[PDB]
Context: one part of a larger RNA, bound to proteins that are not shown
Order: sequence, then structure tokens, then C1' cells
RNA sequence: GUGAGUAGCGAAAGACGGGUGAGAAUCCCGUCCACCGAUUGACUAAGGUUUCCAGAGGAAGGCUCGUCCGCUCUGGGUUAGUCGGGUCCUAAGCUGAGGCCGACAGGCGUAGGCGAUGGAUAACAGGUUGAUAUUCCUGUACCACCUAUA
RNA sequence: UCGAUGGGGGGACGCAGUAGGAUAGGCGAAGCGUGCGAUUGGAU
RNA sequence: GCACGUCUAAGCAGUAAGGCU
RNA sequence: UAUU
RNA sequence: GGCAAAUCCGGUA
RNA sequence: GCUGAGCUGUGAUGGGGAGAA
RNA sequence: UUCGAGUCGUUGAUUUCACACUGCCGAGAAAAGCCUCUAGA
RNA sequence: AAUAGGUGCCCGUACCGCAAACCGACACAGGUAGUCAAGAUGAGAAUUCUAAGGUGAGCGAGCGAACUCUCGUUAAGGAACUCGGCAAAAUGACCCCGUAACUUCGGGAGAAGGGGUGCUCUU
RNA sequence: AGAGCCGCAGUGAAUAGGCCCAAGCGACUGUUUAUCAAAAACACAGGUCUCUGCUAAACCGUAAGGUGAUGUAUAGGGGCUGACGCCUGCCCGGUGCUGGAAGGUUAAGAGGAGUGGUU
RNA sequence: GAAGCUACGAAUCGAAGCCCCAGUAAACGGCGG
RNA sequence: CCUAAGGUAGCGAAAUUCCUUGUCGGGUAAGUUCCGACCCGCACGAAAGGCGUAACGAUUUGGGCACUGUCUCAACGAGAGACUCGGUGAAAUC
Repeated sequence: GUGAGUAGCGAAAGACGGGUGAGAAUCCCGUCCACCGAUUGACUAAGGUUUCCAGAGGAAGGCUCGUCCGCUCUGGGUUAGUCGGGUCCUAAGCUGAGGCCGACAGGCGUAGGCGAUGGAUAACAGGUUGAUAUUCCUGUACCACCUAUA
Repeated sequence: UCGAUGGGGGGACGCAGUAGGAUAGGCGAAGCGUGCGAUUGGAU
Repeated sequence: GCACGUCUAAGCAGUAAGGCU
Repeated sequence: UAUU
Repeated sequence: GGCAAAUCCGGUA
Repeated sequence: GCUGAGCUGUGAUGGGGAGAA
Repeated sequence: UUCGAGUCGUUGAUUUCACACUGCCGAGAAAAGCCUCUAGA
Repeated sequence: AAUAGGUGCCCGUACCGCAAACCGACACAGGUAGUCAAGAUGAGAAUUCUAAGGUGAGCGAGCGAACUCUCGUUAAGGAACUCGGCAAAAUGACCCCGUAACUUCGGGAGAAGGGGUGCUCUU
Repeated sequence: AGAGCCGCAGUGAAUAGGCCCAAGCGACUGUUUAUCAAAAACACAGGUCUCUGCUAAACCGUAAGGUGAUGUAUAGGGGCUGACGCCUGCCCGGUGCUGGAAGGUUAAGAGGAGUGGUU
Repeated sequence: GAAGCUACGAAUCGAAGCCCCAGUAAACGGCGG
Repeated sequence: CCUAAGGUAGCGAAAUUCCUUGUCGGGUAAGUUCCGACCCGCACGAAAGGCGUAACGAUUUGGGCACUGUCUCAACGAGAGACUCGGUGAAAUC
């Protein structure tokens, strides 16, 4: 190439108004409607590792479209004495000075060590950003150490 | 007064069930407060 | 008559239902 | 309270 | 008795 | 005697608040 | 920016006191932190 | 001792996280430990509808043929179907009566089989 | 507890055991072929046989070192059977296992009689 | 000719096993023609 | 006659029976399945256990009530695909 403009386009409820735009069923905003609600809600852990935020874009990616995006470009974003871990503790297990054993390589094992999923351990409420917050700010605390005045 | 890489204590622990205390939370009355009192027949 | 709100921590004092001995 |  | 000591722990009256 | 949830006051004439101007 | 009330009843935990109490057999980590004794300083 | 003053390091902290970002080659109907646990109904975290909060599912527009799939109803009959009642239908909650053989004396047992249930008022 | 009211229908929706008689197998809860078999298969509590006196037997390892067990015959390993009830007969010739006899047979080793080659 | 060096070599001693005997079937097995 | 010894109890056309749909009975209008018996056990049999056994079972098997689109015998209705239009656009095969 053919099969062929064929199969499929991956569980579902959307409608209209307004906006933007070269282009709109598909983006933004609004109203109404509808679905989950021991969860389609909220928060931790693992794992991922910038996917987060803003502005700009629409070649490719998105099973259609696309002005949109977990995609592209540029610039940003993670703040701790008290949260979790280390400067604490041990379990299984791993390792192991000397030591025991083994053709070599090595295997085992004492003291010791490492090792949380457990034990110990001092901070709370409110506010604030586009993006962080028990970390920043405000208020009020606590803990360890240091020094000074008995 | 400070005292142990010493002694002792403690940390220190299963499973089930029961009856209680307290608190969170739920509900109600509106006590107090804050909004609204409605053109569809009616109420306030 | 309808619809709602009725909150405020750690810490520091005091107190304490209870539980064990 | 005493002893160990 | 708890390797030495204990005013601590354990035993006893 | 040792423990013990919770309560009360303070923390706070602060803060948050159904809302109003 | 200024102001704005925090009460009564009822129910009541799966939270906490607390593995507190009772029962059972299958008989339920360790070490440090911590308290205390002494040797010692 | 109180009081006053001072000092307090390193690592993680964005974002997704029962998922469009993790494990599934995918913006994949699957898998992924714990926590929080509203109201009406109810024994309940069941059920149905809602709250908080979230979401409308990254192809659409028509038409309303056969056939396939999922779903509802069905005269008379009632297992004649079929390997086989497969599937479906029937039963079902709560309260109150009642309950056989057999038995290891526990049971069998919710055996079986019956009855009741709405709303208003008075006690 | 009565008196009423309404519908075809009152747990008016949703959700919520079908039941009975009889036979085989397996006692039972449990386990299994991840991905065509969940079962009558495995396990099981119970039974029995057998091994094992502790550096136990059994097992892993060349060994050291371990498990067994920080247990000690009411314990530990291995075989078979498989709740419970009533029971489990006959055969020891063969094979396995256990114990006896040191009679025949046999290796290494010991023991050296003897012989070949050469001198 | 021998020692000697060398190649072999029978008496006999020499374990377990096997052969023999006994037992054992909730051992392997067998349970007539 | 042969052996080591010749199958006890219990069970039996059985998850075991070839002949075989054995024979008889029950159940059905009709029963190669099922249940109860018989023993002629091709080829049961006592811990590779025998025979029973309440309870238990998404086990196997036979029967019955309920109930029904399982069926007589199919009809109608709802939705998703299929079908027409716009977008996008594969595959096995050859």
C1' cells in the first nucleotide's frame, strides 16, 4: 500500500446567556439543571520528582475541537531550637576487632556496631501570598545550653 | 553538693467483655443577637 | 411568620469525677 | 521501726 | 543476697 | 500516698464573629 | 475603619480516663530516656 | 536559687497522592497503608435522599431499521424448556404466635407454618 | 386499649433468608491448581506404629556453626490413618526391619614355605 | 657354581556383609484351586 | 489337591457390577437417572481402615411446594451500539 473513510474515539447530564478570538458544542464568566457524599469530600504515608505559580503560545502531544492544558517559551515558588528524621534507644536482621573453619575465592562468629515498622522527646491560636506556612508575621509559651547579679 | 558505661526500681506491653466519669459531636427552644417579612389562594 | 449565629489554643495557676495502693 |  | 559498699532493692521479726 | 480524664480563672478590654454602617 | 450577642434544655460517643476493672489461656519485646543507692569526686 | 541578658546546627517542606503526576507501555472502568466520619430513615458506617465539599467524565449532531447488549412489562398455561429450573421470578425488615423426624442433647431452628404494620382522635 | 378516616395496595419507595423430603462423599471452621478444576483433593482435632538418654534422633552445612531447644521420653523427628460411635479377622513362606550363631564364604593387611630371570 | 639383586608366589591369621535361625503385619504384602 | 494362609464382622449392581436399562418393589401417564430390597461381589472388606453417624457444605444426586418469558410462542416498550451527517481514524490479511 490493501482492508477503508471501515472498527474504534475507554463506564456518566447537560442547556442557554454573555465574553474572548482568524477560528468556539469543546476556553472564561453567569444562571438553571444534574451526579457523588462511610465519599467522586478533607488530611497523612509510600512512590513520582518541578508535574506547582504567573505571563506569553498553539507546530507536535490531548483519541474530536481548542483561544485551553499535567504540552511549549520566559520568569518565579518550598523559610522550623519545638513538625518528621539525624546530633537519643534498642527488635528482627545485617555486620563484626581478635577468634573458629575452609583448594582459592571465602563461610561462621565474641565483644562491639548498624538497624524502626516500636520506646524517648520543648508551640500553640490568629493573620497573610499568584505560588510556603505549627516554618513567614503578630500574640502568648516552652526546652536545652551560656554568662552575669545571691 | 555532684555522683556511675556499677546495684536496684521503672520503662514494660496479650485477648475478650462489662459498668461508669468526662468531653467532642448531634438535636431542640429561641433565651440573646443578626437578616428577611414574600402580589399565586392564605398566614405573619 | 421564614432563615441563620450563639465562638476563641498552647502555656500558667487552682481544682477535680474517678482509679490503684 | 529493727536486723541482714 | 543484689561481684566492693549501700541509708536503695530483696529476706525476716 | 501515687496517679487521673475533665472543669474553672487567666491567656484575651486580645482574636474571630450571624452582620451593619 | 468603627460597631455587633456568646444561654437554656436534651442526647451523648467509635474519643478519653484506660487494657482502669473483671474474666480467660494460647501466658502476652528490648534498650535508652527517667527515679534512687552507693563506691567515688 | 530566682532574675536579666544571650545562643540553639543538618536533612525534608513545592505539587499529585485511593490519582490525568504512583504501580499498570496510555490523560488505562484495575491495584495503592492510615486518619476525619454531618442530617433525615434506620439496629447499622445497610438503604434512599441530602450537608460540608467536590463533579458533569477530552468527540459530537441526527434517526428512532434488522441484529447484538443492558433494562421493564406481558393474555392463557406453569418446567411442557434444558444435560441440568441455567437465568429469571418468587422469599426478604421489624413485632407477636408457632415449630417435625433425628440428635453427640449443643443442636436441628429464622425448621416449617401463621398473624400484624398507613393516618387522625381519645385515653 | 378503644373510636374512627382513606386507598387496588399501609416495612405503599430502596435495601433485607426461598423452603421441604431423600441419597452419595467428606466429621466439622480452614487450605488448593495467581491465569479453564475449590472438589469427594490437602489440612485438621483424635488414633497407631516407629525412631530418639541428650554433643538425642532428624535436618542444613565441606567444616566451623546452627535448627531441634535455651526443649529432655507427659519431649522431639519420621510413616500411616483421619471428629465421634461400634469395631479392626486369617497368613511371618517371600521382602523390609529387629535380635541371635560365630559355622561356610571374602578384602586390605600380616605371614613368609617355594619358584622363575640374572649373576 | 652361588650369594646378591629382581619378577612372582601356596600353609595359615584376618571385620562387617551375605548364607543360616527366631520374631515382627495400624511393616511391605497375601487372603486358593 | 495346592498354599504361608485361604476373607471373620460389616457392607454389596456400590464414586467399585463387564454382562446391564440384572430382578422385584416405590415414586411418574410414561423413570437407562433416583430410593428400598435380593446376592449371581467380571473385580467390597476392616487404620492405602470396615460399617454407621447429629451438625456442617457456593460439594454431587433424585423428588416436591412456591414461582416464573425456561418453554408453548412470541409481542411491545427504554437505553447503548449498529444506521445517516460533521471531526478523527486503526487492524488481522493480501
Molecule: 23S rRNA, nucleotides 1300 to 2044
Organism: Staphylococcus aureus subsp. aureus USA300